[PDB]
Context: bound to proteins that are not shown
RNA sequence: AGAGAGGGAACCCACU
DNA sequence: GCTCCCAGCTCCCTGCTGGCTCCGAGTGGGTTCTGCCGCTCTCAA
DNA sequence: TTGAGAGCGGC
DNA sequence: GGAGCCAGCAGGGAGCTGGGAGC
Numbered sequence: 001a002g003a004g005a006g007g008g009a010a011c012c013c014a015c016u
Numbered sequence: 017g018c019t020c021c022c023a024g025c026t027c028c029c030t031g032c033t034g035g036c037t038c039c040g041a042g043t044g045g046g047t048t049c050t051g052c053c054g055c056t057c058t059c060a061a
Numbered sequence: 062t063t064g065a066g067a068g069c070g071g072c
Numbered sequence: 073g074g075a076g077c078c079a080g081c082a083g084g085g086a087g088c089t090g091g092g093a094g095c
Base pairs, nucleotide, nucleotide: 011046012045013044014043015042016041018094019093020092022090025087026086027085028084029083030082031081032080033079036076052071053070054069055068056067057066
Other pairs, nucleotide, nucleotide, family: 004005cHS008049cWW009048cWW010047cWW019094cWS021090cWW021091cWS023089tWW034078cWW035076cWS037075cWW038074cWW060063cWH061062cWH
């Protein structure tokens, strides 16, 4: 010895 | 005048023309979209 | 006493 | 751009009724 995390949307390139 | 009939006349159905709906699976990850403009602060720089 | 910047409220 | 339910207009029977002349 104190114990949880968050983002979200948009658009590109590949992968089988 | 009436009454069976006729003639367009309304009206009652059937053929054409506009109008919404996805267009599968999974994966990686990168990056750039910030509510911007006013205006309020007048007074604390 | 005046200009500009900083940040807070309106759309 | 897809194919496809869809509804709204339009044309064709239509029949009954109301001119029309026939009895």